[PDB]
Entry title: Structure of the human SRP S domain. Solved structure of RNA (SRP RNA (124-mer)) with a sequence from Homo sapiens, 124 nucleotides shown. It was solved by X-ray crystallography to 3.5 angstroms. It was solved together with Signal recognition particle 19 kDa protein and Signal recognition particle subunit SRP68. Rfam match: Metazoan signal recognition particle RNA. Rfam describes the family as follows. The signal recognition particle (SRP) is a universally conserved ribonucleoprotein. It is involved in the co-translational targeting of proteins to membranes. The family has 91 seed sequences and 383,523 matches in Rfam 15.1. By type it is a non-coding RNA gene. Its family is annotated with SRP-dependent cotranslational protein targeting to membrane, signal sequence recognition and signal recognition particle, endoplasmic reticulum targeting in the Gene Ontology. Keywords: SRP, SRP RNA, SRP19, SRP68, ribonucleoprotein particle (RNP), Arginine-rich motif (ARM), RNA BINDING PROTEIN-RNA complex. Crystallisation conditions: Ammonium sulfate, Sodium malonate.
RNA sequence: GACUAAGUUCGGCAUCAAUAUGGUGACCUCCCGGGAGCGGGGGACCACCAGGUUGCCUAAGGAGGGGUGAACCGGCCCAGGUCGGAAACGGAGCAGGUCAAAACUCCCGUGCUGAUCAGUAGUU
Numbered sequence: 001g002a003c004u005a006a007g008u009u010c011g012g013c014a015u016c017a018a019u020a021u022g023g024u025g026a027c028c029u030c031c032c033g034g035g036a037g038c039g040g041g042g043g044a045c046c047a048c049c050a051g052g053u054u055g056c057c058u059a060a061g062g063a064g065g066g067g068u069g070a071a072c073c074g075g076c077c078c079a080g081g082u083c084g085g086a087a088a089c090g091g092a093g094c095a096g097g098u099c100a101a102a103a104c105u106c107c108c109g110u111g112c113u114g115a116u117c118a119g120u121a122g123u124u
Stems, first nucleotide, its partner, number of pairs: 001124001003122002010114006016055004021050005028043006062108001064107005074099004082091003
C1' cells in the first nucleotide's frame, strides 16, 4: 500500500400499540338541601397515571432518570390580601412551598447514521 476484524473519539436521526384493575385532573348533563360562601347525590365525556395480562407491534421502541411548570393557562398546600358571611367558616386564589399523573423538555437506554484517532494489529 492492499485486505481482515477489534480499539479510539465526536455528531445527526429516531424511539409502537392494545387489554383488566385502581388512581388523578378536567369538562359536560341531571337530580337534592341552602339567606350567601356552599352542602348531598345520578349519569356523560376527555386527558393523564400506576402497575396486572398482552399483540396483525418494531430497525428499536424501557412501563427509566431529570428539569421547567412561568407574564395566567397543571395539580396540590396556600401566609397576606380578597370575595361570601352576623360569625363559624368557606370560595377564588397571590407571594412562598410542593409533584405517579396538562403541556414542554434534557439525560440514560435502545435503533439507524455521518465521523474521529494509531498509521494498531492479522496477514500479505